[PDB]
Context: one part of a larger RNA, bound to proteins that are not shown
RNA sequence: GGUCAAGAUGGUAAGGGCCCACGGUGGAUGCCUCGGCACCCGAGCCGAUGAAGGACGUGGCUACCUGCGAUAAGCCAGGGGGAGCCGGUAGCGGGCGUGGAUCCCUGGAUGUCCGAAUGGGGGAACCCGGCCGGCGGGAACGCCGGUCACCGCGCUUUUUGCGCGGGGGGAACCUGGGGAACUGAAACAUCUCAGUACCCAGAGGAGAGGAAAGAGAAAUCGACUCCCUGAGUAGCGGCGAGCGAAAGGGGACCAGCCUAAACCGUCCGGCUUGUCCGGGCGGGGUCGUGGGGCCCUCGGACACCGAAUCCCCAGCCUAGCCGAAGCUGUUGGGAAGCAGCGCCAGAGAGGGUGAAAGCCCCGUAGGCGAAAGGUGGGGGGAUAGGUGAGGGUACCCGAGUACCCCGUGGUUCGUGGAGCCAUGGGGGAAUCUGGGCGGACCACCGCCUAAGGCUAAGUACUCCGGGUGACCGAUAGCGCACCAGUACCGUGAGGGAAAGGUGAAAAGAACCCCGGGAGGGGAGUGAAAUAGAGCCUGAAACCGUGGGCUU
Numbered sequence: 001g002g003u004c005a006a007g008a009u010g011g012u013a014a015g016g017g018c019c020c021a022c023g024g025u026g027g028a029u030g031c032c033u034c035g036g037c038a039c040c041c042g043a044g045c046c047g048a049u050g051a052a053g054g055a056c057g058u059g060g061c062u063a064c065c066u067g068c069g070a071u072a073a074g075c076c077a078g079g080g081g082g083a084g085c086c087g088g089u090a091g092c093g094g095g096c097g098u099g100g101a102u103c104c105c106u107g108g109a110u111g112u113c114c115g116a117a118u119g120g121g122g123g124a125a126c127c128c129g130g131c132c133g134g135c136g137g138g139a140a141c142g143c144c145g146g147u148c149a150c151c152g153c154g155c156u157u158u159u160u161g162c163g164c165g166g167g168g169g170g171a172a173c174c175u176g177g178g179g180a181a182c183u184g185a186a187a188c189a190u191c192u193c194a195g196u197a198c199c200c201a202g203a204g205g206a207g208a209g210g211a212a213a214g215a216g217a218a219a220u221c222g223a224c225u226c227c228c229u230g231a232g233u234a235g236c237g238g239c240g241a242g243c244g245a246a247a248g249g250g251g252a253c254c255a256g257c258c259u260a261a262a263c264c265g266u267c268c269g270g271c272u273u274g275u276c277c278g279g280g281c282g283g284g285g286u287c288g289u290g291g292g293g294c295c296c297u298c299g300g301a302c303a304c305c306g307a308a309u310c311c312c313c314a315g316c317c318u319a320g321c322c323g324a325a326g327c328u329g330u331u332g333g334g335a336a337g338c339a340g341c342g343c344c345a346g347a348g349a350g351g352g353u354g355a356a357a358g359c360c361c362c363g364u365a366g367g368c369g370a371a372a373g374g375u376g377g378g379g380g381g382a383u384a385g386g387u388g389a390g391g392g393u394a395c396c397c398g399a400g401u402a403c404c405c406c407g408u409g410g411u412u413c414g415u416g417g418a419g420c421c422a423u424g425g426g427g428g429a430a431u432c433u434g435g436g437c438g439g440a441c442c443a444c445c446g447c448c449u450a451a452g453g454c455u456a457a458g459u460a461c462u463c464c465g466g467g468u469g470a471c472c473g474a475u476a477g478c479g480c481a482c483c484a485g486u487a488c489c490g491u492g493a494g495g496g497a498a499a500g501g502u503g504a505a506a507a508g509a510a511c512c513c514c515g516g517g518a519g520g521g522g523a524g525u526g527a528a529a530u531a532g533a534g535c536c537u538g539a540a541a542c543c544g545u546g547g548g549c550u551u
Base pairs, nucleotide, nucleotide: 015551016550017549018548019547020546021545022544023543024542030536031501032500035472036471037469038468039467040466041465042464043462044461045169046168053114054113055112056069057068058067060092061091064088065087066073075108076107077106078105079104080103084096085095086094119128120127121126129148130147131146132145133144134143135142136141150166151165152164153163154162155161173204174202175201176200177199178198184191188238214221215220225252226251227250228249229248235243236242256454257453258452259398263283264282265281266280267279268278269277270276271274288432290397291396292395293393294392295391296390297389298388304386305385309382310381311380312379313378315375316374317373318372320368321367322366326341327340328339329338330337342359343358344348350362351361352360403427404426405425406424407423408422409421410420411419413439434449435448436447437446438445488495489494508535511522512521513520514519
Other pairs, nucleotide, nucleotide, family: 013014cHS013015cHS025541tHS026540tHS027538tSS027539tHS028538tHS029537cWW033473tHS033474tWH035477tSS036477tSS047116tWS048118cHH048167tWS050115tWS050116tHS050117tWS050118tWS051117tHH051168tSS052115tHS054125tWS057072tWS059062tWH059065cWH059087cWH062064cHS063089cWW064483cWS078371cSS079319tSS081102tHS082100tWS082101tHS083097tSS084101tWS106372tSS114124cSS122124cSS136138tHS138140tWS149167tWH157158tHS170171cHS170204tWH172205cWW172461cSS173460cSS174207tSS179195tWS179197tHS180196tWH181194tHH182193tHS183192cWW185240cSS191240tWS191241tWS191414tWS195196cHS204206cSS205460tWS206459tWH209224cSS210223cSS210456tHS211255cWS211256tHS211455tWH212222tHS213402cWS213435tSS214447tHS215447tHS216217cHS216218tWS217438cWS219445tWS223457tWW224458tWW230247tHS231246tHH232233cHS232244tWS233245tWH234244tHS235412tSS237240tHS237241tHS237414cWS240414cWH241414cWW252458cSS253457cSS253458cSS254456tWS255456tWS256308tWS260286tWH260397tWS261285tHS261396cSS262284tHS262292tWS273274cHS288449tWW290432tHS306384tHS307383tWH314376tHS319369tHS323347tWS323365tHS324344cSS324347tWS325358tSS325359cHS325363cWW331335tWH332334tHS332355tWS334354tSS335337tHS346365cSS347364cWS349363tHS353357tWH355356cHS357360tHS370371cHS370372cHS376378cHS394395cHS399430tHH400401cHS400428tWS401429tWH401451cSS402428tHS413416cWS413418tWS416417cHS416418tHS423424cHS429450cWW430451cWW462463cHS462464cHS472476cSS473481tWS474481tWS474500tHS476481tWH479484tSS480484tSS480499tWS484498tHH485486cHS485496tWS486497tWH487496tHS490492tHS490493tHS502506tWH502531cSS503505tHS503507tHS503528cWS504526tHS504527tHH505526cWS506529tWW507525cSS507531tWW509523cWS509532tWS510523tHS515517tHS515518tHS525529tWH526528tHS526531tHS
C1' cells in the first nucleotide's frame, strides 16, 4: 500500500424550532378637523292670504344632493358690492359682465299635487262633481280661471244671506283635566316611589299668579311672581321607612284697574196699559279710616294727575365699509427660520401663506353704515281715565252662594284636639248692627270684606343665532365630521350602522414593454412616489421570502 476484526465518530432536513433582515396583511399610535358638547348672552311663534312636513317635477347634456315651482338652478324692484359669472361639478355645447353681471340683504311676483286640507270621494300626493265665465268646429268631449267643507259669534225678520273668527303645527318651557308601577319600607297592606312617568286639553314668547272675605301676635306687616334665608326648623309619620311647611328678614322687579247692584235716562217685548214686569244700551258707582246711591248744606273753579291705548323719534335686528407698520441676505423644494438695518401699535386676539410673520394675505383695536322690512320695554306727544267736605236718610254692596251636615281633595297635617282653602250630596240665609278669619268650641280683643273680570316687569325653556372653554378629537364627540334617521332589520309601532386625511401644488404618471384586462416594468412629476389615488404616520395579531444556529 490493502485485507479482516474490534472500536469510535461526522456530513445528511421530508419538515420543524429560535434569532436577524425584508416584505405582505391589518389600521393601532401621533398629528390634523370647522363636525360635535357645555355654558352664557341674543332671539322666540307659524297657519284657510292654505302652515309644519311632503309627493312629482324642474338644467342644452343631469344619477344624486342643493335651489326652484309649469314664470320651475329661476321673474320684478329697492339697497349692498366691484370683477368676475352660468350651485356641488369638471367636461362636451354654448352664453353673460363697469350700459356694473354672478353674489349678499329687504319687498314683491310666480308657487303643480298632497297635507288642518276645507266642493265630494279616497288605500296622502289620486279620482269624480255643481254653479259662473273663458278656450277648441264645440251641444255631446276636454282644458283654463273663479267659486262651493264644518263649527262658533254678531248682525238681520227665523228669511236668505252677510260679515268676523276657529280648525293644524312647534325642541323644551307653562297651566289645567286624568294619573301608574318597579322601587323603598332589607317581607307587606297604611306609608313610599309621586302628583313622578305617561295620556288628554289649552296657552303663548312665555305660561301661571296677582291688588286681601290675606297674614298671625307685631296695635305689626300690606298684590303677585322669582332668588337667598328662615330650615331639614315647625310639624307630619305602621311616630317605621321616610315626608317636610309658613310668618319674619335680605334681594330682583314694581301697578294697579274695569265691572255687578242702588239710582237715572232710554229703546224694545209681554200682558190681566202698568206709578207693571222684563230684556238691550247709555249714565252712574267700585270701597275696609267701610264704600256707594238718594236728599240738604258747602263755593264749586282754570284744573292737576294720566295710561297697560294710539302717534312720532332715538336705539336695535335683517346686507356691508374704513382699518396702521419691512426690506435685504442666507440654508432650503419652499422662509415666516437664522442674519443686517428698520417700523406700527387704541391694532402683540386669532387664522392663513410651501416650514416658525405685529408690519404678505384675512383680520384685530378704534370708527363707519339702511332706500326696504322687523323691533322699538327707551325719549316725546296725544287720547281714555282720575280727584272734594259736612249732615241726614237706610236704597245697594255679586245665591242654590255663605252657613251647617255627609263624602273627598289640598296644606307639614296619614282622623288627629283638625281649623283653614276647595267641593260631589242634603238642607239652606243675611246687605254694615250684614259676613268670613285669627287651628275644636265659648267669650273677649283684633284682622279682613267671599260668592264677576283684567293686569306689565322681575320667572321658565332653547328648535334658532352668536361668544366663550384646565370640553371631545373619528372605538372620542350628537346615532350622523362622510348625501344618516340613511343603508339594513321589522307587518307595524319601532330599531338603527359602518364610513374622515395623496401633495405646497394634480404636477393624477404622455410614451414604450409584458398582459384580454387587472397588474406590473421603464420613462416622467415631486423635496419625498414602501406620498400613486385600496394614497400621511403605518404599531400588534396573522401570512411569506432569504440568511445564521439548531433538530
An RNA from Thermus thermophilus: 551 nucleotides with solved positions.
Rfam match: Bacterial large subunit ribosomal RNA. A reference for the family is Cannone et al. (2002), "The comparative RNA web (CRW) site: an online database of comparative sequence and structure information for ribosomal, intron, and other RNAs", BMC Bioinformatics. Rfam links the family to the GO terms ribosome and structural constituent of ribosome.
The entry has 48 different proteins, among them 50S ribosomal protein L31, 50S ribosomal protein L17 and 50S ribosomal protein L25.
It was solved by X-ray diffraction to 3 A.
The 2012 paper behind the entry is "A new understanding of the decoding principle on the ribosome".
NCBI's taxonomy places the organism under Bacteria, Thermotogati, Deinococci, Thermus, Thermus thermophilus.